[PDB]
Context: one part of a larger RNA, bound to proteins that are not shown
Molecule: mtSSU-3, nucleotides 13 to 391; mtSSU-4, nucleotides 2 to 316; mtLSU-8, nucleotides 213 to 350
Organism: Polytomella magna
RNA sequence: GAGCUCCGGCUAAUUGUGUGCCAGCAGCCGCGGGAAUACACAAGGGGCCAGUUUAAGGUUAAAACAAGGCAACGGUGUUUAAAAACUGGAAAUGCGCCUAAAAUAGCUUAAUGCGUUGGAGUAAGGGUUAAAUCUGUAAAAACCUUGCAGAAAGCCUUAAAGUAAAAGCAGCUAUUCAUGCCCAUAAAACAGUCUAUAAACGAGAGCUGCGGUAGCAAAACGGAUUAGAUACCCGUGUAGUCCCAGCCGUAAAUUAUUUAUUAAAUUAAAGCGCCUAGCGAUAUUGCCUAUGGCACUAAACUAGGGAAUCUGACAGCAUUAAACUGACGCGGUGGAGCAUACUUCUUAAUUUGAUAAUACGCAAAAACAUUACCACGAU
RNA sequence: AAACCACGGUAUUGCAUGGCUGAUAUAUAAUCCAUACAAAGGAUAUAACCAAGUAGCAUGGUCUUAUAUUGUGGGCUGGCGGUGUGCUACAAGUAACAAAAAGUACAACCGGAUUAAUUACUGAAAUCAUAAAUAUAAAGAGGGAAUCGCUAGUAAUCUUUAUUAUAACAUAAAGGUGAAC
RNA sequence: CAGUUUAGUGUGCACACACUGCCCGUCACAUCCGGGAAAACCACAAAGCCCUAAGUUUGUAUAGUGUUUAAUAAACCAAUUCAAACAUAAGCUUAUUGUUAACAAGGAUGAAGUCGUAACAAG
RNA sequence: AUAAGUAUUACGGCGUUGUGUACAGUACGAAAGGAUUGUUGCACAAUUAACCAAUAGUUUAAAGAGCAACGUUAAUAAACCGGAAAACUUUUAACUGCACUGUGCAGUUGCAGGCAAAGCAAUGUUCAGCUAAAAAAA
Numbered sequence: 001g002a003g004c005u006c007c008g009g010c011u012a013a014u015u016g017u018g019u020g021c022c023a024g025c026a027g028c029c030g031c032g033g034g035a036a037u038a039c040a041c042a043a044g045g046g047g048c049c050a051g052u053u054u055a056a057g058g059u060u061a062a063a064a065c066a067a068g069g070c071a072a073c074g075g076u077g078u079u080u081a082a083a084a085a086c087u088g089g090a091a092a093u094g095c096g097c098c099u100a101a102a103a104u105a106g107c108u109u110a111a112u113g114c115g116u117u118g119g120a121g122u123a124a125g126g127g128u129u130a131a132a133u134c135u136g137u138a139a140a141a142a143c144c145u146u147g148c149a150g151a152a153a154g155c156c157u158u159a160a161a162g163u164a165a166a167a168g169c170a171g172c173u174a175u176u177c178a179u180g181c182c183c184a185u186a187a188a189a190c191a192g193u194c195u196a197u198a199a200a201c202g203a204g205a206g207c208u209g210c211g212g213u214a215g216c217a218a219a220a221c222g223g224a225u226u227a228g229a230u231a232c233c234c235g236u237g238u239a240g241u242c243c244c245a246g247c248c249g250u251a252a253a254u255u256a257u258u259u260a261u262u263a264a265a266u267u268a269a270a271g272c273g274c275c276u277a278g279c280g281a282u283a284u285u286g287c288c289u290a291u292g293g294c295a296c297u298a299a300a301c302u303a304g305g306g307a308a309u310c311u312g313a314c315a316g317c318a319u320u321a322a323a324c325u326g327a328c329g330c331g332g333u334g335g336a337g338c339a340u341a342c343u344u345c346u347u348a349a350u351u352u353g354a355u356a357a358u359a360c361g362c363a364a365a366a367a368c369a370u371u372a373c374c375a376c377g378a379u
Numbered sequence: 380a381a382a383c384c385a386c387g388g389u390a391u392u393g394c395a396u397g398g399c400u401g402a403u404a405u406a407u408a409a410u411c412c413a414u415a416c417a418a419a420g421g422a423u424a425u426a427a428c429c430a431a432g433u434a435g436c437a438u439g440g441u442c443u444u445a446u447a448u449u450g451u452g453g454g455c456u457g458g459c460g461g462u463g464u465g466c467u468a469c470a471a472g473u474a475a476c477a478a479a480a481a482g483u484a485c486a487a488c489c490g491g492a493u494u495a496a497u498u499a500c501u502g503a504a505a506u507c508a509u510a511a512a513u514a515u516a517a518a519g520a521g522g523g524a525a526u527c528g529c530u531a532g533u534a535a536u537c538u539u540u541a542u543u544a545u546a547a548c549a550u551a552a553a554g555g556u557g558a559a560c
Numbered sequence: 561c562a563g564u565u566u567a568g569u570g571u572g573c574a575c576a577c578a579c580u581g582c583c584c585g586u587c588a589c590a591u592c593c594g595g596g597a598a599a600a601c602c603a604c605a606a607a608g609c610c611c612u613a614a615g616u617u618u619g620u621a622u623a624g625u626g627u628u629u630a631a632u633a634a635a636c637c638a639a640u641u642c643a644a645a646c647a648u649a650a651g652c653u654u655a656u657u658g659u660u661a662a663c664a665a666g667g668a669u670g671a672a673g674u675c676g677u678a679a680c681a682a683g
Numbered sequence: 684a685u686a687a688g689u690a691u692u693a694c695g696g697c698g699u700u701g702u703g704u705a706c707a708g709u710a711c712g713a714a715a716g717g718a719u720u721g722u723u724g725c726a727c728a729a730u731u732a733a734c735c736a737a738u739a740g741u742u743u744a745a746a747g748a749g750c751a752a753c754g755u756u757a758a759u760a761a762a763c764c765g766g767a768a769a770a771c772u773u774u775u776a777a778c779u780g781c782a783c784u785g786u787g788c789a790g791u792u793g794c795a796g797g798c799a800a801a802g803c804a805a806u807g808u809u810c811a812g813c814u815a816a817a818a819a820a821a
Stems, first nucleotide, its partner, number of pairs: 001049001003048005008029003014043005024031002068275003075272001077201004085193002092185003096181002099178001102176006108153002112149003118144002124135002206247004211242001215241002220236004257270004277302002285295004311576002314572002317570008329529005336467005342461002345457001352363002373453006387443002390441003396437002398433003401429001406425003410422003469522001475483002489519001494514002498510002535556008543547001579683001581680001584676002587673001589670005596663001600659002607653003615646005621640002624637001626636002686773004694765003700728006706721001711716001730758005738752001740750002793813002796810001797808003
C1' cells in the first nucleotide's frame, strides 16, 4: 500500500458456488463423463514488490583434456602395407619323413537313371490324414543278364586337435610348390607395433561364352486339402547345381589389434575405426565392365526407446505320483398334447427387476385385495 | 396422525455404500440323523477374482406441496412367431380293466387333449377358478443336427404328507418295489 | 488305451486388460512435409574474349621572355599541340543460382471402415 | 469503197463514292448520357483520269536521256467519251515521201547527222544527203 502473479505433486500457500470429456487449463507427470482443493467466479492465503509474469538469446545443472561408451544397439569379411605416431629383437640353412594346404594330370565304383540287349513271367506299380493325377496290361514293376552315361566319395571319421590369413579343407596315385615334424647346424653391427592412403584374396545366388546334363530342383503345368489355398502335401519338370575362360565383390562373411601379467580373468599402457534419442530419400554429387555396389545428408512427428532378473498368467509344451473314470452302462431332452416362465409382437396399460457358465416352475399361488400399470374422478 | 414437529415417495444413482447372497469344493471334524440283537449311507461347518446381483430394509448426493394420499371399473391371462424347465403318453401285450369264472375286454377300445349341455363346492361377488358325471374321443406307432442326469438301496418306477376362503404337474419332505456295469 | 482333478518339477514367453492377450501389410477415408518431372522466367559465377573512358609511358612541334650566365643553353622549370605503344573500368558469352510447372511417386500424422493372419508358446 | 473541213440534233458507252471532324457539350434529359439539319466547311481513303519541274528505281558505245511510282495534279457531274449523219463552207472536187516496225504538233536558210568555246533531241554553224539558180540597162 500498490500493483503483478500463484495455491494437485515437483514447490511456500483451501474452502464454497457454477459447469458436466462441453466450455477450458497445461514447464513436466496430466485435469474436465452431474460429489472438480487442477476449468470460471467469490472469499481466504503464499511469493515478489514500483514492479511483476510470458516469449526469445549466452552459460550452468560435468559432451567426457581433468571426465563417457562399442557387455541394450556400434570393432568394419580377411590379409599385405616406404605417411604419421609409438618403439630394440630372436629370425636363417642341411639329410630324411609327413600333410583334411594349393595348382596340374592319370585311375577306381557301391548305388542310381534309361524311347538299353537277351531269358523267364503276368496284373498291377507309385503315392496320401484319406485319395487322385502319373506309369502299365498293345507285356510295366519285381527277378537273372547286356550296353551307355553323369554326379558323388560308405567304413576309416573325431574334433577340426590343419588353422588354410579369411572365404575354407578328408576316393586313390603321381608331378610341381608351400608348410609341419624329428636330428644336426648358423648370424659382431641389419629385422619391430599400428594403419592415414593404396592394393590383393574372397561362400552361396546371379550374368556372358564353350562343353555336359544322371540325381536334385526356383519357374511352369496338372491332382488334392480348404470358407478361399493364389501356401504347406502328391505327380511331371526348365534355368541352376557340374567343366573351362571372363564379370559381379555381396552374407547372422568367427572372438577388435599389440605389449606385460594371467589357466582364464583382472590391472595399466601404445596406434586406430565407430556411436551421441528415435523416426524418415532410389535427395544432390563423385567413383566403379556393376539398371547395382561404396561414400553422405534431410524437413515433417514424438516423450519416451532398450537389456538382465523375479512373480503371475498362458502354451494346438514335457514329465512324476495319487485319486478319479473318460470310454462304458441305463434312462431322458430336442418330435406329440397339456402346465408354467421368458422373448418378438400387440394394447389405454399390458407394472418392475433378473440375461454365458452363475437369468428363464427366478424374486412370487393376481377372480377381489395383493398392485407397484391404464381410463374417468376426489382431497 | 402426531406441534420450542421426526412430512411422504415401489422417484433416481447397486459405477458413492451397509447388510445379505450366487460364484473354486477336494479334505477334515470333541457337530447332527440313525444305532443298542451283529449295518450302511448321508447332512452341517470350513475367509473369492468377478465395479457379479439387489424399487424387502437401512443409508450419502440429486429430484419432487402432489413424482404424495385416495374411490369405481380395466390391465398384469392380451387372435402372431421363437424357445427354457416340467407333467401325461405312445415303439416292446412285461400294456389296459379288475371284487379273479386260477379271470374280463381288446388286438395300440393304448392314449385322454378339445368342445357342447348339466349339476355340486368355496366365496359379498365364479363367462375369463376348481372338481365330478354324460356325450364328443384329437395329436402320438420312440422322435433330425445336437444334448442332459446317475454309477446301489442309486437310476427307474409307485404311494403319501407339509408350506396351505376356494385354488399345485411348483417347492420342501417321508416311505415302498428295485436293476444294468 | 486315453482323459480328468490335485500337487510337484522342467523349458519357452514381444502376454500383465494377463491368449476372449498382443500384433503385421495393402485397399478405402482426412490432413501436413520434402523431393522428382516435358517446359517457362531470372540473375549471374569461375572462366574466355573485346575496349575510341580517364590514365600511364616515349616521340614531334609551338611557346615563356620563368631559373642559372655579363653573353637563346645545347640544361632545368611551367604550358599548348599531334602521333605511337601499354594495361584497364565499362562491355559480350557462360555452367546452372533462384523462381516456376501439367503430371506421376514417397514419407509423417489422424481415424480404425474393408481383406487376410506374418511374428511372439513347438505360434 | 461517194472530194475535204466545221458540225446543232439524235444514237451508243460511262455512272455522279465513303469515313472522320468543325458549326455544339447545343436540342433532349433529375442526373448520367448525348443529337437532328446541310447543292455545308476542312482533312483523309478507295476508284477513275492523266502527268514527269522536283523526289525514288532502272541502261555504260550513258545521261539535266527515255520509261516508270514509292512521286505530282484533278473529279463527286444533266459532267465526260465514241461512231454515223442533216445542214453549212471551200476546191482546177482531194489522194506517196525526211533510214520511218517511237513520235513528225519538221518539207529546202526544212532537219534530233557532222562540227564549236554550248545547258548536249536546246543555242551557234561555211560541211553531208534528199531537191541548183539567174534576163541585160534605166